[PDB]
An RNA structure (Core ENE hairpin from KSHV PAN RNA; oligo(A)9 RNA), in which 49 nucleotides are resolved.
Crystals were grown from: 17% MPD, 0.09 M magnesium acetate, 0.05 M MES, pH 5.6, VAPOR DIFFUSION, SITTING DROP, temperature 293K.
Sample source: In vitro transcribed from plasmid template DNA using T7 RNA polymerase.
Mitton-Fry et al. published it in Science in 2010: "Poly(A) tail recognition by a viral RNA element through assembly of a triple helix".
The structure was determined by X-ray diffraction at 2.5 A resolution and released in 2010.
Entry title: Crystal structure of the ENE, a viral RNA stability element, in complex with A9 RNA.
C1' cells in the first nucleotide's frame, strides 16, 4: 500500500434556541481521505 | 485514561 473490524474529527442531516452567526444533542454512512487492531 | 481526518443522511 489492500481488505476487515472498531475509534477520533469534521462537514452536511436531523430536533432544540436563532434571521444568520454562534450553540447543545442524536443514531447510521462515505473514504480523493485520519488513528488503531488484524489480516495479506 | 495513548492515538486520531474529512464529507454526507
Nucleotide at each position: 500500500g489492500g481488505c476487515u473490524g472498531g475509534g477520533u474529527u469534521u462537514u452536511u442531516c436531523c430536533u432544540u434556541c436563532g434571521a444568520a452567526a454562534g450553540a447543545a444533542g442524536g443514531u447510521u454512512u462515505u473514504u480523493a481521505u485520519c488513528c488503531c487492531a488484524g489480516u495479506c | 485514561a495513548a492515538a486520531a481526518a474529512a464529507a454526507a443522511a